An RNA structure (23S ribosomal RNA, nucleotides 1 to 552) from Thermus thermophilus (strain HB8 / ATCC 27634 / DSM 579), in which 551 nucleotides are resolved. Crystals were grown from: 4% PEG20K, 4% PEGMME 550, 100mM Tris/HAc, 200mM KSCN. Rfam match: Bacterial large subunit ribosomal RNA. Gene Ontology terms of the family: structural constituent of ribosome and ribosome. For this family Rfam cites "The comparative RNA web (CRW) site: an online database of comparative sequence and structure information for ribosomal, intron, and other RNAs" (Cannone et al., BMC Bioinformatics, 2002). The structure was determined by X-ray diffraction at 2.95 angstrom resolution and released in 2017. The entry has 47 different proteins, among them 50S ribosomal protein L20, 50S ribosomal protein L4 and 50S ribosomal protein L16. The work is reported in "Aminoglycoside interactions and impacts on the eukaryotic ribosome" (Prokhorova et al., Proc. Natl. Acad. Sci. U.S.A., 2017). The source organism's lineage runs through Bacteria, Thermotogati, Deinococci, Thermus and Thermus thermophilus.
[PDB]
Context: one part of a larger RNA, bound to proteins that are not shown
RNA sequence: GGUCAAGAUGGUAAGGGCCCACGGUGGAUGCCUCGGCACCCGAGCCGAUGAAGGACGUGGCUACCUGCGAUAAGCCAGGGGGAGCCGGUAGCGGGCGUGGAUCCCUGGAUGUCCGAAUGGGGGAACCCGGCCGGCGGGAACGCCGGUCACCGCGCUUUUUGCGCGGGGGGAACCUGGGGAACUGAAACAUCUCAGUACCCAGAGGAGAGGAAAGAGAAAUCGACUCCCUGAGUAGCGGCGAGCGAAAGGGGACCAGCCUAAACCGUCCGGCUUGUCCGGGCGGGGUCGUGGGGCCCUCGGACACCGAAUCCCCAGCCUAGCCGAAGCUGUUGGGAAGCAGCGCCAGAGAGGGUGAAAGCCCCGUAGGCGAAAGGUGGGGGGAUAGGUGAGGGUACCCGAGUACCCCGUGGUUCGUGGAGCCAUGGGGGAAUCUGGGCGGACCACCGCCUAAGGCUAAGUACUCCGGGUGACCGAUAGCGCACCAGUACCGUGAGGGAAAGGUGAAAAGAACCCCGGGAGGGGAGUGAAAUAGAGCCUGAAACCGUGGGCUU
Repeated sequence: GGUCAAGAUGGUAAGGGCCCACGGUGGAUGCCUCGGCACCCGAGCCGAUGAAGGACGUGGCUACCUGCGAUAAGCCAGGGGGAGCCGGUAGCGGGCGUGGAUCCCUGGAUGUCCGAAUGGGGGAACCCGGCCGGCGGGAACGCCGGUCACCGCGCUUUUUGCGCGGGGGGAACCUGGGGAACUGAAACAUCUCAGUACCCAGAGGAGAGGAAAGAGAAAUCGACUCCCUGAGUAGCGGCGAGCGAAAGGGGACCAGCCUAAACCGUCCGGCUUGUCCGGGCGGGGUCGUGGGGCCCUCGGACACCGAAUCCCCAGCCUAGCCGAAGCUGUUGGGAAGCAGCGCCAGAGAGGGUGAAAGCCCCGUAGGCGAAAGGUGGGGGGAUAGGUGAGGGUACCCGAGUACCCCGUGGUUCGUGGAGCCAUGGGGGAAUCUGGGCGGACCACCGCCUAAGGCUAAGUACUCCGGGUGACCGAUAGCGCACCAGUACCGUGAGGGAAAGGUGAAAAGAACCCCGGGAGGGGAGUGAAAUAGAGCCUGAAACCGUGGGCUU
RNA backbone atom coordinates (compact mmCIF):
# COMPACT_ATOMS: atom_id res chain seq x y z
C1' G A 1 0.00 0.00 0.00
C1' G A 2 -5.14 -3.20 0.89
C1' U A 3 -8.60 -6.55 3.84
C1' C A 4 -11.15 -6.98 8.78
C1' A A 5 -12.66 -7.18 14.80
C1' A A 6 -12.89 -4.06 19.31
C1' G A 7 -12.51 0.96 20.60
C1' A A 8 -12.78 5.83 20.14
C1' U A 9 -13.87 10.32 18.96
C1' G A 10 -15.92 14.60 14.90
C1' G A 11 -18.06 17.83 11.08
C1' U A 12 -24.92 18.09 10.94
C1' A A 13 -29.00 23.10 12.81
C1' A A 14 -35.30 22.17 11.00
C1' G A 15 -35.08 25.61 14.45
C1' G A 16 -33.44 27.87 19.03
C1' G A 17 -29.97 30.81 22.43
C1' C A 18 -26.21 34.77 23.83
C1' C A 19 -23.06 38.55 21.69
C1' C A 20 -21.61 42.29 17.87
C1' A A 21 -23.11 45.54 13.51
C1' C A 22 -26.90 47.86 10.80
C1' G A 23 -31.97 48.97 9.99
C1' G A 24 -37.46 49.18 10.89
C1' U A 25 -41.16 50.49 14.50
C1' G A 26 -41.84 53.74 18.38
C1' G A 27 -41.66 58.80 20.24
C1' A A 28 -38.72 59.09 25.51
C1' U A 29 -34.53 62.86 26.33
C1' G A 30 -32.28 67.63 25.32
C1' C A 31 -33.02 72.22 23.24
C1' C A 32 -37.00 75.42 21.48
C1' U A 33 -41.99 78.47 22.44
C1' C A 34 -44.53 83.93 22.98
C1' G A 35 -49.35 79.40 24.93
C1' G A 36 -50.12 79.08 29.72
C1' C A 37 -49.70 80.41 35.31
C1' A A 38 -48.96 83.78 39.69
C1' C A 39 -48.53 88.46 41.56
C1' C A 40 -48.79 93.79 41.12
C1' C A 41 -50.39 97.86 38.73
C1' G A 42 -53.97 99.90 35.46
C1' A A 43 -58.91 99.78 34.10
C1' G A 44 -64.38 98.62 35.10
C1' C A 45 -70.20 98.22 33.14
C1' C A 46 -73.07 97.12 28.38
C1' G A 47 -78.70 97.21 26.92
C1' A A 48 -85.41 99.26 23.44
C1' U A 49 -80.77 104.52 19.84
C1' G A 50 -82.40 96.56 20.51
C1' A A 51 -77.26 94.38 24.54
C1' A A 52 -74.65 89.79 25.62
C1' G A 53 -74.68 85.91 22.53
C1' G A 54 -75.97 83.92 17.80
C1' A A 55 -78.58 82.21 12.76
C1' C A 56 -77.86 83.12 7.62
C1' G A 57 -75.36 85.67 4.37
C1' U A 58 -70.87 88.35 2.34
C1' G A 59 -64.84 87.30 -2.08
C1' G A 60 -64.09 87.20 -9.87
C1' C A 61 -62.60 81.61 -8.27
C1' U A 62 -63.61 80.68 -1.27
C1' A A 63 -64.05 74.31 2.54
C1' C A 64 -62.83 76.85 7.07
C1' C A 65 -61.14 80.84 10.33
C1' U A 66 -60.93 86.14 10.46
C1' G A 67 -63.57 90.74 9.08
C1' C A 68 -68.06 92.68 7.65
C1' G A 69 -73.93 93.25 6.96
C1' A A 70 -77.85 93.22 1.11
C1' U A 71 -73.38 100.02 1.24
C1' A A 72 -71.65 92.97 3.48
C1' A A 73 -62.78 91.05 3.59
C1' G A 74 -66.24 96.82 3.49
C1' C A 75 -68.83 103.33 2.98
C1' C A 76 -67.66 108.68 4.85
C1' A A 77 -64.78 112.21 7.78
C1' G A 78 -60.73 113.67 11.31
C1' G A 79 -55.97 112.27 13.39
C1' G A 80 -51.49 108.92 12.68
C1' G A 81 -48.11 107.20 9.34
C1' G A 82 -44.66 107.04 4.55
C1' A A 83 -44.01 102.67 0.57
C1' G A 84 -46.17 99.45 -0.30
C1' C A 85 -51.32 97.08 -0.87
C1' C A 86 -56.17 93.86 -2.39
C1' G A 87 -56.72 89.22 5.73
C1' G A 88 -54.94 83.76 7.33
C1' U A 89 -53.17 82.60 1.12
C1' A A 90 -50.06 80.71 -2.70
C1' G A 91 -52.13 80.16 -7.36
C1' C A 92 -55.67 81.61 -11.76
C1' G A 93 -57.45 86.04 -13.49
C1' G A 94 -57.57 91.39 -12.73
C1' G A 95 -56.63 96.11 -9.93
C1' C A 96 -54.83 100.09 -6.28
C1' G A 97 -50.66 103.53 -4.20
C1' U A 98 -46.00 110.05 -2.84
C1' G A 99 -52.78 113.18 -6.50
C1' G A 100 -49.93 109.58 0.10
C1' A A 101 -52.77 103.64 -0.74
C1' U A 102 -52.61 99.16 2.63
C1' C A 103 -52.26 99.59 7.97
C1' C A 104 -53.25 102.17 13.22
C1' C A 105 -56.49 105.50 16.44
C1' U A 106 -61.14 108.51 17.02
C1' G A 107 -66.11 109.82 15.24
C1' G A 108 -69.84 108.71 11.94
C1' A A 109 -72.78 105.71 8.17
C1' U A 110 -74.70 101.11 6.91
C1' G A 111 -76.16 96.97 9.91
C1' U A 112 -80.77 90.63 6.89
C1' C A 113 -83.02 87.30 10.59
C1' C A 114 -83.08 85.53 15.95
C1' G A 115 -82.36 86.87 20.81
C1' A A 116 -85.27 91.15 27.14
C1' A A 117 -87.38 90.68 21.92
C1' U A 118 -91.52 94.36 22.34
C1' G A 119 -97.57 94.24 16.32
C1' G A 120 -99.20 88.79 16.66
C1' G A 121 -97.77 83.60 16.58
C1' G A 122 -93.95 80.12 17.19
C1' G A 123 -90.70 74.02 17.61
C1' A A 124 -84.93 81.08 18.37
C1' A A 125 -82.84 82.62 13.58
C1' C A 126 -89.59 81.22 10.94
C1' C A 127 -94.58 82.37 10.13
C1' C A 128 -98.79 85.76 9.86
C1' G A 129 -100.94 90.88 10.44
C1' G A 130 -103.35 96.32 11.61
C1' C A 131 -102.79 101.67 10.46
C1' C A 132 -99.94 105.59 7.37
C1' G A 133 -96.56 106.37 2.85
C1' G A 134 -94.31 104.31 -1.39
C1' C A 135 -93.30 100.77 -5.80
C1' G A 136 -95.60 97.45 -10.08
C1' G A 137 -100.89 97.51 -14.78
C1' G A 138 -101.93 97.40 -9.30
C1' A A 139 -108.28 96.63 -6.74
C1' A A 140 -107.23 91.61 -5.52
C1' C A 141 -101.11 89.99 -5.00
C1' G A 142 -96.39 91.11 -3.39
C1' C A 143 -92.18 94.16 -1.75
C1' C A 144 -90.11 98.66 0.62
C1' G A 145 -90.27 102.91 4.61
C1' G A 146 -92.55 104.22 9.26
C1' U A 147 -95.76 102.81 13.33
C1' C A 148 -98.37 99.11 16.84
C1' A A 149 -96.16 94.51 23.50
C1' C A 150 -96.43 94.79 28.76
C1' C A 151 -95.60 97.19 33.33
C1' G A 152 -94.51 101.91 36.48
C1' C A 153 -94.64 107.03 37.16
C1' G A 154 -96.32 111.74 35.56
C1' C A 155 -99.02 115.73 33.58
C1' U A 156 -104.11 115.33 31.88
C1' U A 157 -110.49 117.02 29.46
C1' U A 158 -110.77 108.99 33.31
C1' U A 159 -111.01 110.10 27.56
C1' U A 160 -108.60 110.25 20.77
C1' G A 161 -103.72 110.63 24.40
C1' C A 162 -98.72 112.45 25.59
C1' G A 163 -94.02 112.46 27.88
C1' C A 164 -90.21 109.97 30.85
C1' G A 165 -88.51 105.40 32.69
C1' G A 166 -88.40 99.88 33.44
C1' G A 167 -87.43 94.83 31.22
C1' G A 168 -82.08 91.54 29.55
C1' G A 169 -76.59 90.58 30.20
C1' G A 170 -71.95 90.62 32.99
C1' A A 171 -65.65 86.47 35.15
C1' A A 172 -65.26 87.48 40.29
C1' C A 173 -66.40 90.97 43.93
C1' C A 174 -71.30 93.19 47.02
C1' U A 175 -75.93 93.26 49.61
C1' G A 176 -80.75 91.37 50.72
C1' G A 177 -84.39 87.07 50.95
C1' G A 178 -84.09 81.89 51.68
C1' G A 179 -80.76 77.96 53.19
C1' A A 180 -78.38 72.05 53.35
C1' A A 181 -75.69 67.56 54.16
C1' C A 182 -71.32 64.77 54.26
C1' U A 183 -68.36 65.78 58.28
C1' G A 184 -66.68 66.61 63.49
C1' A A 185 -68.14 65.31 68.20
C1' A A 186 -63.54 58.69 67.29
C1' A A 187 -71.58 56.20 68.21
C1' C A 188 -75.35 60.42 68.48
C1' A A 189 -79.91 63.92 69.11
C1' U A 190 -78.22 69.60 71.44
C1' C A 191 -73.73 71.31 69.34
C1' U A 192 -70.26 71.20 64.64
C1' C A 193 -69.79 71.59 59.45
C1' A A 194 -72.28 76.95 58.59
C1' G A 195 -75.34 81.28 57.83
C1' U A 196 -71.01 77.54 54.35
C1' A A 197 -72.74 75.14 49.49
C1' C A 198 -76.50 76.31 46.77
C1' C A 199 -81.32 78.89 44.86
C1' C A 200 -83.58 83.82 44.39
C1' A A 201 -83.98 89.22 44.08
C1' G A 202 -81.18 93.60 43.62
C1' A A 203 -76.80 96.70 43.11
C1' G A 204 -72.82 98.79 40.81
C1' G A 205 -67.79 100.03 39.09
C1' A A 206 -67.79 98.71 43.47
C1' G A 207 -71.45 97.18 47.08
C1' A A 208 -72.66 97.47 52.33
C1' G A 209 -72.12 101.01 56.08
C1' G A 210 -72.38 106.07 57.95
C1' A A 211 -72.94 111.47 61.05
C1' A A 212 -74.78 108.13 68.10
C1' A A 213 -81.95 107.12 71.52
C1' G A 214 -73.31 105.01 70.31
C1' A A 215 -69.66 103.16 73.46
C1' G A 216 -68.68 101.95 78.68
C1' A A 217 -66.15 103.55 83.57
C1' A A 218 -62.48 107.43 81.89
C1' A A 219 -66.01 111.70 84.44
C1' U A 220 -63.58 109.26 78.94
C1' C A 221 -64.24 108.75 73.68
C1' G A 222 -66.72 111.03 69.38
C1' A A 223 -69.84 109.09 61.76
C1' C A 224 -68.80 104.77 58.76
C1' U A 225 -65.64 101.60 56.46
C1' C A 226 -60.59 98.86 56.03
C1' C A 227 -55.62 96.92 58.05
C1' C A 228 -52.43 95.83 62.59
C1' U A 229 -53.27 95.07 67.70
C1' G A 230 -56.07 94.12 71.70
C1' A A 231 -56.52 88.09 71.62
C1' G A 232 -57.40 82.56 70.96
C1' U A 233 -58.24 87.48 75.81
C1' A A 234 -63.46 88.15 77.71
C1' G A 235 -66.66 84.64 77.37
C1' C A 236 -69.73 80.72 74.95
C1' G A 237 -69.94 75.26 75.38
C1' G A 238 -73.97 67.54 75.84
C1' C A 239 -68.37 73.57 80.40
C1' G A 240 -67.76 67.86 75.31
C1' A A 241 -65.96 68.43 70.26
C1' G A 242 -65.42 72.99 69.72
C1' C A 243 -67.03 78.36 69.18
C1' G A 244 -65.15 83.17 69.97
C1' A A 245 -66.26 88.90 70.76
C1' A A 246 -65.94 94.50 72.14
C1' A A 247 -63.72 98.73 74.36
C1' G A 248 -58.83 100.67 74.05
C1' G A 249 -54.20 101.52 71.30
C1' G A 250 -51.55 101.95 66.35
C1' G A 251 -52.63 102.98 61.20
C1' A A 252 -55.46 104.12 56.14
C1' C A 253 -59.21 107.58 54.76
C1' C A 254 -61.60 111.76 56.20
C1' A A 255 -67.37 115.13 55.60
C1' G A 256 -70.88 116.07 56.54
C1' C A 257 -75.91 116.95 54.84
C1' C A 258 -81.53 117.07 53.29
C1' U A 259 -86.10 116.38 56.02
C1' A A 260 -91.04 115.52 59.50
C1' A A 261 -93.65 118.55 62.91
C1' A A 262 -94.67 123.89 65.54
C1' C A 263 -95.88 128.49 62.85
C1' C A 264 -96.63 131.36 58.15
C1' G A 265 -98.13 131.85 52.90
C1' U A 266 -101.12 130.59 49.16
C1' C A 267 -104.00 126.67 45.41
C1' C A 268 -107.59 123.45 45.07
C1' G A 269 -111.48 119.82 47.56
C1' G A 270 -115.33 118.99 51.34
C1' C A 271 -119.05 121.65 53.55
C1' U A 272 -123.06 121.11 60.07
C1' U A 273 -119.27 129.32 55.22
C1' G A 274 -115.95 128.43 60.01
C1' U A 275 -110.78 131.36 64.36
C1' C A 276 -113.27 124.34 60.01
C1' C A 277 -111.42 119.93 58.61
C1' G A 278 -108.32 117.68 54.59
C1' G A 279 -104.83 117.20 50.29
C1' G A 280 -100.81 119.77 46.85
C1' C A 281 -97.05 123.45 46.47
C1' G A 282 -93.63 127.48 48.82
C1' G A 283 -91.55 129.51 53.15
C1' G A 284 -89.78 128.29 57.96
C1' G A 285 -87.08 124.45 60.95
C1' U A 286 -83.08 120.24 61.85
C1' C A 287 -80.70 119.93 67.17
C1' G A 288 -78.09 117.07 73.22
C1' U A 289 -73.63 123.52 75.65
C1' G A 290 -80.91 120.06 74.05
C1' G A 291 -83.00 122.30 69.63
C1' G A 292 -86.86 124.64 67.03
C1' G A 293 -91.57 127.65 66.64
C1' C A 294 -94.34 131.95 68.29
C1' C A 295 -93.71 137.17 71.32
C1' C A 296 -90.65 141.51 72.95
C1' U A 297 -85.76 144.47 73.24
C1' C A 298 -80.24 144.35 71.33
C1' G A 299 -77.93 146.92 65.09
C1' G A 300 -77.37 141.74 64.80
C1' A A 301 -73.74 146.50 60.01
C1' C A 302 -69.08 145.32 54.23
C1' A A 303 -68.75 140.44 56.04
C1' C A 304 -66.92 135.51 56.04
C1' C A 305 -67.61 130.08 54.79
C1' G A 306 -69.20 127.48 50.61
C1' A A 307 -70.36 122.35 47.94
C1' A A 308 -70.92 115.86 47.03
C1' U A 309 -74.01 120.36 41.75
C1' C A 310 -72.59 123.04 37.07
C1' C A 311 -68.67 125.41 33.97
C1' C A 312 -63.33 125.91 32.37
C1' C A 313 -58.37 123.98 32.56
C1' A A 314 -54.09 120.89 33.64
C1' G A 315 -53.04 115.91 33.80
C1' C A 316 -54.38 110.78 32.25
C1' C A 317 -56.32 106.86 28.42
C1' U A 318 -57.69 105.37 23.34
C1' A A 319 -52.71 105.96 17.35
C1' G A 320 -47.70 107.40 17.28
C1' C A 321 -42.49 109.96 17.05
C1' C A 322 -37.02 111.23 17.81
C1' G A 323 -33.46 108.23 19.92
C1' A A 324 -25.88 107.84 20.53
C1' A A 325 -21.43 104.56 18.66
C1' G A 326 -17.23 99.90 13.94
C1' C A 327 -14.54 98.88 10.40
C1' U A 328 -11.00 95.52 8.60
C1' G A 329 -8.93 90.48 8.52
C1' U A 330 -9.47 85.27 9.60
C1' U A 331 -11.82 80.12 10.25
C1' G A 332 -16.26 78.89 8.57
C1' G A 333 -22.14 76.94 4.53
C1' G A 334 -22.78 81.42 7.49
C1' A A 335 -19.24 85.67 12.42
C1' A A 336 -21.94 88.18 16.14
C1' G A 337 -16.37 83.57 17.29
C1' C A 338 -10.82 84.74 17.13
C1' A A 339 -7.45 88.87 15.81
C1' G A 340 -5.87 94.30 14.68
C1' C A 341 -7.01 99.16 15.43
C1' G A 342 -11.36 102.26 17.00
C1' C A 343 -15.75 104.51 19.11
C1' C A 344 -20.85 105.34 22.23
C1' A A 345 -22.91 105.24 26.91
C1' G A 346 -28.60 109.54 31.14
C1' A A 347 -28.54 104.00 26.28
C1' G A 348 -23.79 97.30 28.86
C1' A A 349 -32.30 95.73 29.88
C1' G A 350 -34.11 92.41 26.21
C1' G A 351 -34.96 90.21 21.33
C1' G A 352 -33.25 89.42 16.44
C1' U A 353 -29.69 88.70 12.32
C1' G A 354 -26.77 81.66 8.95
C1' A A 355 -22.89 80.52 15.40
C1' A A 356 -21.39 83.75 20.51
C1' A A 357 -22.96 91.75 18.39
C1' G A 358 -23.27 97.99 23.56
C1' C A 359 -21.79 100.60 18.27
C1' C A 360 -26.05 95.77 11.61
C1' C A 361 -31.61 95.31 12.70
C1' C A 362 -35.90 96.20 16.58
C1' G A 363 -35.04 98.42 20.96
C1' U A 364 -33.10 100.57 25.64
C1' A A 365 -31.73 105.76 28.76
C1' G A 366 -33.47 110.17 27.74
C1' G A 367 -37.15 112.96 25.49
C1' C A 368 -41.73 114.32 22.16
C1' G A 369 -46.97 113.89 20.52
C1' A A 370 -53.95 114.53 19.74
C1' A A 371 -57.88 117.33 15.10
C1' A A 372 -61.63 113.45 17.51
C1' G A 373 -63.76 110.56 21.76
C1' G A 374 -63.30 109.00 27.05
C1' U A 375 -61.66 110.68 31.70
C1' G A 376 -60.61 114.54 34.93
C1' G A 377 -60.51 112.46 42.69
C1' G A 378 -55.99 117.83 40.72
C1' G A 379 -56.11 123.70 39.62
C1' G A 380 -59.61 127.70 38.74
C1' G A 381 -64.44 129.58 38.51
C1' A A 382 -69.61 130.08 39.58
C1' U A 383 -73.94 128.36 41.75
C1' A A 384 -77.19 125.88 45.76
C1' G A 385 -76.17 126.19 51.00
C1' G A 386 -74.45 128.21 55.66
C1' U A 387 -73.34 132.20 59.12
C1' G A 388 -76.41 136.29 66.53
C1' A A 389 -77.56 137.50 71.75
C1' G A 390 -81.09 137.97 75.99
C1' G A 391 -85.86 137.51 78.02
C1' G A 392 -90.93 135.34 78.14
C1' U A 393 -94.26 131.82 76.51
C1' A A 394 -94.91 125.71 76.77
C1' C A 395 -96.52 125.57 70.56
C1' C A 396 -93.53 121.26 67.88
C1' C A 397 -89.62 117.79 68.12
C1' G A 398 -91.15 111.17 63.33
C1' A A 399 -97.27 105.78 66.31
C1' G A 400 -100.11 100.77 66.21
C1' U A 401 -94.34 103.39 67.60
C1' A A 402 -91.74 103.31 72.46
C1' C A 403 -93.22 100.35 76.49
C1' C A 404 -94.75 95.48 78.69
C1' C A 405 -95.95 90.33 77.90
C1' C A 406 -95.77 85.74 74.33
C1' G A 407 -92.86 83.30 70.06
C1' U A 408 -87.85 83.83 67.80
C1' G A 409 -83.38 85.76 65.24
C1' G A 410 -78.71 88.45 66.08
C1' U A 411 -74.31 88.98 69.56
C1' U A 412 -69.03 85.46 72.55
C1' C A 413 -74.06 84.51 75.19
C1' G A 414 -76.67 76.96 73.54
C1' U A 415 -82.35 79.94 78.96
C1' G A 416 -78.52 81.24 81.62
C1' G A 417 -78.54 86.15 86.84
C1' A A 418 -79.80 87.57 80.15
C1' G A 419 -79.46 92.97 79.43
C1' C A 420 -78.83 95.03 74.28
C1' C A 421 -80.36 95.18 68.75
C1' A A 422 -84.30 93.18 65.57
C1' U A 423 -89.73 91.57 65.42
C1' G A 424 -94.41 87.27 64.00
C1' G A 425 -98.74 87.77 67.99
C1' G A 426 -101.58 90.66 72.22
C1' G A 427 -102.04 95.08 74.77
C1' G A 428 -100.67 99.84 74.04
C1' A A 429 -98.14 105.79 75.73
C1' A A 430 -96.02 110.52 76.43
C1' U A 431 -93.20 115.69 73.43
C1' C A 432 -87.77 117.92 77.82
C1' U A 433 -90.70 117.98 84.04
C1' G A 434 -90.44 113.88 77.37
C1' G A 435 -87.85 109.08 76.04
C1' G A 436 -83.83 104.99 75.20
C1' C A 437 -79.11 103.16 77.51
C1' G A 438 -74.81 101.82 80.97
C1' G A 439 -76.07 92.95 81.46
C1' A A 440 -82.21 90.74 85.74
C1' C A 441 -84.38 94.68 89.32
C1' C A 442 -84.28 99.29 92.43
C1' A A 443 -81.79 103.73 93.93
C1' C A 444 -78.22 107.19 92.98
C1' C A 445 -74.77 109.05 89.30
C1' G A 446 -73.73 109.48 84.13
C1' C A 447 -74.46 108.74 78.50
C1' C A 448 -77.56 109.33 74.45
C1' U A 449 -81.87 111.57 71.81
C1' A A 450 -85.83 105.78 68.37
C1' A A 451 -89.72 105.26 65.56
C1' G A 452 -87.84 109.78 57.62
C1' G A 453 -83.68 110.11 54.01
C1' C A 454 -78.90 110.84 51.63
C1' U A 455 -73.69 111.01 51.89
C1' A A 456 -67.30 110.80 48.76
C1' A A 457 -62.55 108.36 50.45
C1' G A 458 -59.77 104.68 52.79
C1' U A 459 -62.27 98.43 51.17
C1' A A 460 -63.52 93.82 47.81
C1' C A 461 -63.01 91.50 42.90
C1' U A 462 -60.36 90.70 37.98
C1' C A 463 -63.93 89.16 32.15
C1' C A 464 -60.25 93.26 30.25
C1' G A 465 -54.81 95.94 29.29
C1' G A 466 -49.91 96.22 31.09
C1' G A 467 -45.22 95.06 34.04
C1' U A 468 -42.58 91.37 36.54
C1' G A 469 -41.10 85.79 38.12
C1' A A 470 -34.79 81.15 42.36
C1' C A 471 -43.49 79.98 37.61
C1' C A 472 -44.41 75.41 33.46
C1' G A 473 -41.99 74.06 29.01
C1' A A 474 -46.09 70.07 24.81
C1' U A 475 -47.95 63.49 30.01
C1' A A 476 -45.89 70.13 32.06
C1' G A 477 -48.58 74.87 31.93
C1' C A 478 -55.38 76.75 31.30
C1' G A 479 -59.46 71.54 29.33
C1' C A 480 -57.32 74.26 24.60
C1' A A 481 -49.42 76.58 22.39
C1' C A 482 -52.49 73.45 16.78
C1' C A 483 -59.64 76.27 13.83
C1' A A 484 -61.32 73.44 21.50
C1' G A 485 -65.48 74.01 24.96
C1' U A 486 -64.13 71.53 19.23
C1' A A 487 -64.13 65.99 17.48
C1' C A 488 -66.44 62.52 19.90
C1' C A 489 -70.04 60.66 23.89
C1' G A 490 -74.97 61.65 26.02
C1' U A 491 -82.58 62.48 24.89
C1' G A 492 -80.86 66.19 28.06
C1' A A 493 -78.70 68.97 31.99
C1' G A 494 -73.89 67.52 30.91
C1' G A 495 -69.16 65.13 29.78
C1' G A 496 -65.06 66.12 26.96
C1' A A 497 -59.84 64.61 24.03
C1' A A 498 -55.85 64.05 21.31
C1' A A 499 -52.89 66.99 18.03
C1' G A 500 -46.41 71.85 18.51
C1' G A 501 -40.65 71.71 15.82
C1' U A 502 -37.60 70.40 7.68
C1' G A 503 -34.05 74.14 6.55
C1' A A 504 -30.28 80.10 7.60
C1' A A 505 -33.17 79.95 3.03
C1' A A 506 -38.08 75.97 -0.26
C1' A A 507 -33.13 76.09 -2.45
C1' G A 508 -39.85 71.31 -1.37
C1' A A 509 -36.00 67.58 -5.35
C1' A A 510 -36.28 69.51 -13.29
C1' C A 511 -35.08 65.46 -15.94
C1' C A 512 -34.14 59.95 -16.57
C1' C A 513 -34.95 54.65 -15.08
C1' C A 514 -38.44 50.55 -12.49
C1' G A 515 -43.81 51.04 -11.28
C1' G A 516 -51.11 51.52 -12.46
C1' G A 517 -50.13 54.24 -8.47
C1' A A 518 -47.47 54.19 -3.84
C1' G A 519 -42.62 53.71 -3.33
C1' G A 520 -37.71 53.61 -4.76
C1' G A 521 -32.96 54.27 -7.89
C1' G A 522 -29.95 58.05 -10.27
C1' A A 523 -29.75 63.35 -11.22
C1' G A 524 -30.21 68.19 -8.56
C1' U A 525 -30.40 71.47 -3.88
C1' G A 526 -28.12 71.90 0.85
C1' A A 527 -22.94 72.79 5.75
C1' A A 528 -26.01 68.47 6.55
C1' A A 529 -31.06 64.73 2.96
C1' U A 530 -30.94 57.85 8.16
C1' A A 531 -32.69 67.56 7.78
C1' G A 532 -37.09 64.69 2.10
C1' A A 533 -41.86 66.68 3.92
C1' G A 534 -45.03 59.93 8.04
C1' C A 535 -39.22 65.94 7.97
C1' C A 536 -34.55 68.52 14.95
C1' U A 537 -32.81 65.26 18.58
C1' G A 538 -34.48 60.29 17.91
C1' A A 539 -34.11 56.54 24.11
C1' A A 540 -36.79 51.67 25.46
C1' A A 541 -39.95 47.85 24.79
C1' C A 542 -40.99 45.38 19.87
C1' C A 543 -39.84 43.35 14.58
C1' G A 544 -35.95 42.19 11.17
C1' U A 545 -31.24 41.15 7.90
C1' G A 546 -25.87 39.86 8.43
C1' G A 547 -21.76 38.13 11.40
C1' G A 548 -19.01 35.28 15.80
C1' C A 549 -19.68 31.56 19.45
C1' U A 550 -23.17 27.80 20.69
C1' U A 551 -27.14 23.78 20.77